[PDB]
Shown are 21 nucleotides from a PDB entry: RNA.

Context: bound to proteins that are not shown
C1' cells in the first nucleotide's frame, strides 16, 4: 500500500486473491 469498484493484501515487483449493479 497500487484497483472499474469494494475488501483483504504486497502475493516476488507498477501488482495478488475473491467478489463486483
Nucleotide at each position: 500500500a497500487a484497483u472499474u469498484u469494494c475488501u483483504a493484501c504486497u502475493a516476488a515487483g507498477u501488482g495478488u486473491a475473491g467478489a463486483u449493479c
The PDB entry is titled "Structure of Cpf1/RNA Complex". Crystals were grown from: 0.16 M Magnesium acetate, 18%(w/v) Polyethylene glycol 3350. Primary citation: Dong et al., Nature (2016), "The crystal structure of Cpf1 in complex with CRISPR RNA". Ions in the entry include magnesium. The structure was determined by X-ray diffraction at 2.38 angstrom resolution and released in 2016.